[PDB]
Context: one part of a larger RNA, bound to proteins that are not shown
RNA sequence: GGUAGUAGCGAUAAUUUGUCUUCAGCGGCAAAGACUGAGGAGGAGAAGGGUUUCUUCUCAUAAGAAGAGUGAGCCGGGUCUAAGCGAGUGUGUAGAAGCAUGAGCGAAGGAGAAACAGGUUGAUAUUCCUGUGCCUGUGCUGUCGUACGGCAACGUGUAUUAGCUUGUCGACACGAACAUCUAGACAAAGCAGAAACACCUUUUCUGUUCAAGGGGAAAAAGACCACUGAGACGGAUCAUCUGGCGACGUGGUUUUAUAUCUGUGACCAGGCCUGAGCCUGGUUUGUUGAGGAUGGUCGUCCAUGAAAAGACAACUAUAUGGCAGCACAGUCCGUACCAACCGUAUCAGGACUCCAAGGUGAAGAGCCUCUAGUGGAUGUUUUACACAUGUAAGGGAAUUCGGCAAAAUGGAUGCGUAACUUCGGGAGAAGUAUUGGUUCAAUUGUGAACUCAUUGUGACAAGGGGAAUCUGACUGUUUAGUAAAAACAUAGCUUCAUGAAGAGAGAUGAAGUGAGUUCUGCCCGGUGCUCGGUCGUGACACGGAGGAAAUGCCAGAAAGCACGGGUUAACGGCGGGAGUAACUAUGACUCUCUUAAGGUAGCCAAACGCCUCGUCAUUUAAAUGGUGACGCGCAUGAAUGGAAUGACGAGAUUCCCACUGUCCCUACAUGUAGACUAGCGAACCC
Numbered sequence: 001g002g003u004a005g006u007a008g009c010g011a012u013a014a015u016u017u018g019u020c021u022u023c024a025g026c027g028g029c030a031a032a033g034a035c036u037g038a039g040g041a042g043g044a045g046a047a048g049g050g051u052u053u054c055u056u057c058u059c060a061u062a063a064g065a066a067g068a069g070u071g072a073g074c075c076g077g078g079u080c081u082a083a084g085c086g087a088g089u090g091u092g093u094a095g096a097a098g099c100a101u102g103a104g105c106g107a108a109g110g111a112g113a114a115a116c117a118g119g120u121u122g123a124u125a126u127u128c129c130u131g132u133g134c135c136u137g138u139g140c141u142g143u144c145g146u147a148c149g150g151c152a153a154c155g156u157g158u159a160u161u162a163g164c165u166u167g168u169c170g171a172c173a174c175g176a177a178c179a180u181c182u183a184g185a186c187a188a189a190g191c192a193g194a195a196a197c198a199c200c201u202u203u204u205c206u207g208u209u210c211a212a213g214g215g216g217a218a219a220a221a222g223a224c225c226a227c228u229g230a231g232a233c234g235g236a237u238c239a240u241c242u243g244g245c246g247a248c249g250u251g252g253u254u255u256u257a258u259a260u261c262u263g264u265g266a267c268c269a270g271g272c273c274u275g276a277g278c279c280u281g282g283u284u285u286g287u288u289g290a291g292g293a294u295g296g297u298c299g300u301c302c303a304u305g306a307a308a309a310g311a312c313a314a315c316u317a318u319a320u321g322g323c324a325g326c327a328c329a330g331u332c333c334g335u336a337c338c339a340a341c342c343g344u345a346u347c348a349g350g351a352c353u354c355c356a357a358g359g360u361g362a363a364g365a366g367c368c369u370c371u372a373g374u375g376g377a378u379g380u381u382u383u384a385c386a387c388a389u390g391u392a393a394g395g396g397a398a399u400u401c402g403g404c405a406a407a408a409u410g411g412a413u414g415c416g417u418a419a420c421u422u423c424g425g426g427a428g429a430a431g432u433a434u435u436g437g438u439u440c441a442a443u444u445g446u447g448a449a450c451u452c453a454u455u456g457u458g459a460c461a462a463g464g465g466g467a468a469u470c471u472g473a474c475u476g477u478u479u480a481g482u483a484a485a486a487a488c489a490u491a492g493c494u495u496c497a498u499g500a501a502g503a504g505a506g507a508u509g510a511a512g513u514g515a516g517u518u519c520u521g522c523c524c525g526g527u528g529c530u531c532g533g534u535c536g537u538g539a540c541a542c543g544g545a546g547g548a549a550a551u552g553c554c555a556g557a558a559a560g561c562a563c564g565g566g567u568u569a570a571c572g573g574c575g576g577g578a579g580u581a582a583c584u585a586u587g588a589c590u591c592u593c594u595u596a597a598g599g600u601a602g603c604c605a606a607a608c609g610c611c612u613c614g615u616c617a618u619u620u621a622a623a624u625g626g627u628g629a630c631g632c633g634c635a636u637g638a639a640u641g642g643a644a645u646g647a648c649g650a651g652a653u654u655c656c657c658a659c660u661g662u663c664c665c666u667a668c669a670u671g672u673a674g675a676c677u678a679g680c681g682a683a684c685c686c
Base pairs, nucleotide, nucleotide: 001686002685008680009679015032016031017030018029019028020027034374035373036372042355043354044353045352048338049337052336053068054067055066056065057064058063073134074133075334076333077332079111080110084105085104088101089100090099091098115132116131117130118129119128135330136329137328138327139326140325141324142323143322144321147156148155149154161317162316163315165314166313167312168311169310173300174299175298176297178295179294180293181292184288185287186286187285188284189283190208191207192206193205194204195203209266210265213262214261220256221255222254223253224252225251226250227249233243234242235241267282268281269280270279271278272277301305341350342349357369358368359367360366379676386672387671388670389669390668391667392666394664395663398662403659411435412434413433414432415431420425422515436451437450438449439448440447441446452456464657465656466655467654468653469652470651471649472648476488477487492513493512494511495510496509497508498507517643518642519641521574522573523572526571527570528567529566530565531564532563534562536561537560543554544553575593576592577591578590579589602636603633614630615629616628617627618626619625
C1' cells in the first nucleotide's frame, strides 16, 4: 500500500434557555434543573514531582513567549540517644575477606528553652505591619537584703557560685466501667435584616464574638496532721472492699482542672449617605453532650511493656545578692503551587495521615437535605442478536454431571423448644403469634378504645430450615497471575544427645505423631545406630639382616574391620496343604510342610475390593446412586498410629419440606449499546 473514510471514539451525576464575546470554544455571565451528602466528588499536611503558581500577549493551545513571585531568637533542620553501622589500631591474608577493641555516625512522626490575636498582596505570611507578650544572655541607674512563724500536717520570703554523696524528673503494655471539664447540638424569650402570602400563619431562615500573656474561685477526687477511742460490729462503691499498724465524729494542712475578670479595643450585622464619612445593636434562661482532655479504681500475662542529653532537691563549704526602669544581642539552611505522584498517557488500578451539621434507625449502615464544591464525539423513537434489569395462566426440578442461576426467609416483642454431649454447649434449634394512624389511662411494666379499599420491620435496610454419611478437633496459613483444600501450622503425647556456656537440666538443641476420651499385640533374622574386649588382620614412621651402594626383603603397627552382646513411639516386617460331627453343609479336633515372627484388639466392596453394576434389606413407578447388614480382606490394621462421639468448616456426598421461567413453552415491557447521520480516525492478516 490493500484492508477503509471501515472497526471503533459514549462505565460514572444530566442537562435546558437567554446574553455577550469568540469568530465561531455546551468559553464567560445571569436564570432554572440535578448530583457528591461531613468514612464528601469539601478543606489541609507527608512521600513523590519541580515552576506546573501570578500578570500580559499569541494560537501553536494539557502549546508557546516574555516578565514577576518564597522575608522567623519563639515553626522544622543543624542537638540526644534506639536497634545497629564503623575510620584507625591489634591479629590475619600474596593482596583481600574475616575476627577483637573502638574515635565518629544513626529518628523533618521517640526525648527536646521561649507567641498569640487582628489587619495587608496579583501571587507570601503564627516569617511583613499594628498591638500586647515571652526565653537565654550582657551593661547602666535607682532601691532594698544578711531572717522568722505553726503542738503538727506545713507556711512567709522572687536569692550566689562550687563540690562529694543519696534520691527524684525526663521515663513509657493492653482491656473494662464510673466521674468531671470543653467543643458541638437543641428549645424558649428580646432585637436587626431576610423568605413566603389566589387563601392560611407572631409560619420559616440567618446573627447575637473574645487569643497568648496576667490574676483567680467555689466543686469533685485523693493523700496527711491534732483531739477522740470503736465489734460476733460499724463505714462505704456502679463494682471490688475497709478499721486497735487506729473506725465513726469535730477542726485543719496540701496536690490536681475549670468558670469568672483584665487583655487598653478589634471584629461582625444593619441603616443613612456616597466617587466620605457618620449612626444603632452585639441581650436572658433552660436541656443535652465528644469520635477530644483529665482523675482515682478494677482485670489480664510461663508475655510485665527504651535509652541518653539536659534538669531539680537534700547535705557541706562560700558569699555585694534579689527587684524595678532603661538599653543591647540572638548566626546558617528550608518556606511558591499540586486534582500536577507510580504505572510508556489527560490510564475505572495502586498510594502514609488530620477536621467533621440536621432527620429516620441500636448504629461516622442505606436513603433524603444545609455549608463547601462539581459535568460534554451531534442529531435521529431508533429492526434483529446482545448486555444490565422487571412481570407471568396451569403445573412445580419433569431441566441438568449437579437446584448452577433465581425465588423464598429476614428487625424487634412474646409463647414454646429434640437427639447427642468433653456438661461449657447444641440454641436464633425446630414450631407459632403480634407490629400503622389517632385519643386516652398508667409511669417503665405497659394496658384500653376508636379508625382505614387490598394493610402496617409498608420505601431503604434485613437468617431459608430439617434428617444422615466420608473427612480434618477448634480460630489461624498457602501456589502475587487457572488449585483455599482432606494440604501446612497448632495445643497435647513420645523418643534422642549433653554438666558445655554472656545460657546452666522446670535447661539447651535434634526428630516423629497430631486437642480431649479409649487402646497401642508380635518380630533384633536383613539394614542402621550403640556397648565391650582381641584371638586375627590392618598404614607411614621407628628398628633388623645382608650387600661396594641404590632398589628390594623382614619385623612392627592406632583407630577401623572381623567377633560377642543391647535396641522397633529406628528403617521396616507379620505363611501354605490334606482329612474329620447321628440328612446336607460347615469344621471346634487331627496330621503334615515351613519361620526372625506367621497380622492380636478393632474396622470394611470405606477417599483403601481386581473379579464388580458383589449378595440380602430399606429409600423410588423404575436405583451403575445413598444408608444399614455380611466378609479367606486382588492389596484393612494399631504414634509408618487403630477405633467410637461433641462443638466448628465459602471442604466432599444422598434425601425431605418450603420456593421458584431450570423446564413444559415461551410471550410482553424498561435502560445502554447496536442500525442510519455530523466531527475525529486505527490494527491483525496478505